[PDB]
Molecule: E-site tRNA
Organism: Escherichia coli
RNA sequence: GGGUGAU
RNA sequence: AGCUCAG
RNA sequence: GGGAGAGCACCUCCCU
RNA sequence: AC
RNA sequence: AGGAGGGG
RNA sequence: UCGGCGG
RNA sequence: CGAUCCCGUCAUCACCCA
Numbered sequence: 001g002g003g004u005g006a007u
Numbered sequence: 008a009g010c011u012c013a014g
Numbered sequence: 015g016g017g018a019g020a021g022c023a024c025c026u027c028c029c030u
Numbered sequence: 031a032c
Numbered sequence: 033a034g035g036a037g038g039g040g
Numbered sequence: 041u042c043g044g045c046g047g
Numbered sequence: 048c049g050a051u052c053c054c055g056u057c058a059u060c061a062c063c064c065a
């Protein structure tokens, strides 16, 4: 760093 | 559901 | 793709 | 008699 | 304490 | 308003 | 066609990853 991901 | 929530 | 189900405390009746 |  | 309803 | 929301 | 459930659609939050 966005993504994962809880409903 | 005051609370967590299982569909 | 037709729903808010359990316990927890709560309110009664038992019971003690 | 919780 | 337990048990049966009532809620929620 | 089972977390909000429109087709 | 109704949806705690799909499509459209934010918010919360932890575990782990330049």
Stems, first nucleotide, its partner, number of pairs: 009022003024038005043057001046054001